An RNA structure (P-site ASLPro) with a sequence from Escherichia coli, in which 17 nucleotides are resolved. The depositors describe the entry as "Modified ASL proline bound to Thermus thermophilus 70S (cognate)". Crystals were grown from: 0.1 M Tris-HOAc, pH 7.6, 0.15 M L-arginine HCl, 2.9% (v/v) PEG 20K, 12% (v/v) MPD, 0.0005M BME. Among the 49 different proteins in the entry, which are not shown, are 50S ribosomal protein L13, 50S ribosomal protein L34 and 50S ribosomal protein L16. Lineage of the source: Bacteria > Pseudomonadota > Gammaproteobacteria > Enterobacterales > Escherichia.
């Protein structure tokens, strides 16, 4: 620094890169 996931969104945490 990136996808997914969880969430009503964000942050958190989870997987994969």
């Nucleotide at each position: 620094c990136u996808u997914c996931g969880u969430u009503c969104g964000g942050g958190a945490c989870g997987a994969a890169g």
The structure was determined by X-ray crystallography at 3.1 A resolution and released in 2020.